[PDB]
RNA sequence: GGGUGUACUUAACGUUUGCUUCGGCAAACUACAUCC
Numbered sequence: 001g002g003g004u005g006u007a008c009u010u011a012a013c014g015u016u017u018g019c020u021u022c023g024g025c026a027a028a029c030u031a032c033a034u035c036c
Base pairs, nucleotide, nucleotide: 001036002035003034004033005032006031012030014029015028016027017026018025019024
Other pairs, nucleotide, nucleotide, family: 013030cWW020023tWS021023cHS
C1' cells in the first nucleotide's frame, strides 16, 4: 500500500479546512485486530 475481518460507520472523538458575528455554522479526513 492492497486485502480481509471485527468494530462498527450516523449514537462519538479528534485532526484539519473554510463561512464566521470567534459563539455557532459548514465541510474534508477517522478506528481495533488480522492476511498479503
Telomerase RNA P2ab with a sequence from Oryzias latipes: 36 nucleotides with solved positions.
The PDB entry is titled "Solution structure of P2a-J2a/b-P2b of medaka telomerase RNA".
The work is reported in "Structural conservation in the template/pseudoknot domain of vertebrate telomerase RNA from teleost fish to human" (Wang et al., Proc.Natl.Acad.Sci.USA, 2016).
Taxonomically the source falls in Oryzias (Eukaryota, Ctenosquamata, Euacanthomorphacea, Adrianichthyoidei).
The entry is an ensemble of 20 models.
The entry is indexed under Telomerase RNA TR Medaka P2ab, RNA.
The structure was determined by solution NMR and released in 2016.